[PDB]
Context: bound to proteins that are not shown
RNA sequence: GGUAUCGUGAGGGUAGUACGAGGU
RNA sequence: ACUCCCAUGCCGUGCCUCUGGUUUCUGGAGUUUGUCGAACGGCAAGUGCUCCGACGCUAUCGCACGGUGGUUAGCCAGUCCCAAGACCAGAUGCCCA
Numbered sequence: 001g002g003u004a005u006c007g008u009g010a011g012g013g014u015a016g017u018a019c020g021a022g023g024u
Numbered sequence: 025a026c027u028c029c030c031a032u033g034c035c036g037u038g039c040c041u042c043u044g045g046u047u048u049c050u051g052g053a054g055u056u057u058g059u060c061g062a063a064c065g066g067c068a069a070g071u072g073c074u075c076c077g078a079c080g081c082u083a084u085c086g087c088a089c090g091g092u093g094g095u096u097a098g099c100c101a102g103u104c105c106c107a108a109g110a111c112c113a114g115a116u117g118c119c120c121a
Stems, first nucleotide, its partner, number of pairs: 001119006007112001011106003016034003020030001022028001035090005043083004051076005056069005092101003
C1' cells in the first nucleotide's frame, strides 16, 4: 500500500396492539 | 378488586413440518377427435381434455415468534433494522517488487 477477515456503532429507522376469559 | 394466568383478534417478523392452493416434473394414468398401414409407441388439438401428482412457491387457508431500562401515557435509551461520507490509529491474517 494491497488484499482479506473479524468487529466498533456515531447517525438514522424503530412496534407491538387490542379484546376476552380465568383466578382473586 | 391489582397481581397472576389462558386464548383470540389485529399488527408485525419470519417459516412451509402439517393442511389448503398452485403443476410446464405436460410426472403417472385415463380419455376425445385427427394422424403415424396396425398393435406398441406416439403425435397434433397454440398445455386437447379429466384424475392423481412431488419439488417449489405460498395462505392468518398452515405454523413459529414479537424482550427491556431511564426519565417526565408521552419521551429518551436498548433490544430490533441500516449502519465509517461517522472516512473506525478498532483488531486481525497475508504480502509488502